[PDB]
Background: Solved structure of RNA with a sequence from Moloney Murine Leukemia Virus, 131 nucleotides shown. The 2010 paper behind the entry is "Structure of a conserved retroviral RNA packaging element by NMR spectroscopy and cryo-electron tomography". It comes from the structure "Structure of a conserved retroviral RNA packaging element by NMR spectroscopy and cryo-electron tomography". NCBI's taxonomy places the organism under Viruses, Riboviria, Artverviricota, Orthoretrovirinae, Murine leukemia virus. Keywords: RNA, retrovirus, packaging, cryo-ET.
RNA sequence: GGCGGACCCGUGGUGGAACAGACGUGUUCGGAACACCCGGCCGCAACCCUGGGAGACGUCCCAGGG
RNA sequence: GGCGGACCCGUGGUGGAACAGACGUGUUCGGAACACCCGGCCGCAACCCUGGGAGACGUCCCAGG
Numbered sequence: 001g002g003c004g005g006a007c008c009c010g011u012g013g014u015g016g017a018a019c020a021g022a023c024g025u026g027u028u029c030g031g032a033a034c035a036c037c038c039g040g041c042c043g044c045a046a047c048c049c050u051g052g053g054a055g056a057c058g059u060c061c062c063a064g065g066g
Numbered sequence: 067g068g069c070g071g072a073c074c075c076g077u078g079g080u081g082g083a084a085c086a087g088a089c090g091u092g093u094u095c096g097g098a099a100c101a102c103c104c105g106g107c108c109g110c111a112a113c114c115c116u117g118g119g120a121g122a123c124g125u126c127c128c129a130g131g
Stems, first nucleotide, its partner, number of pairs: 002044004008040003012037004016029005023124002047066008057090002068110004074106003078103004082095005114131007
């Protein structure tokens, strides 16, 4: 180590807040109190395991599984 | 830093050959002589430029070229 839709659940946790946002930080503000995070769904990306091709292996290519 | 189809072109170059194939190599062989490479096409990947979102910048995300 993305973005959106679906939206469920966790005596869970995270994030000062909005915006950029992933950060260092920046502008204004702190209305409510709130949004947000991690896992499973769909699309391609990255990842692990497995099988297939070759093996004399590292490793390269392809599909399936999650 | 892929694979296939389309197949064109470069007094170009590469690759000993087939197969695996990026190689380090390995097995057999060297029939023809041959295949192959680099660039542009299509699909997603990676890359460069540009615009958009924000910038106070690196940089992050999205589309187009």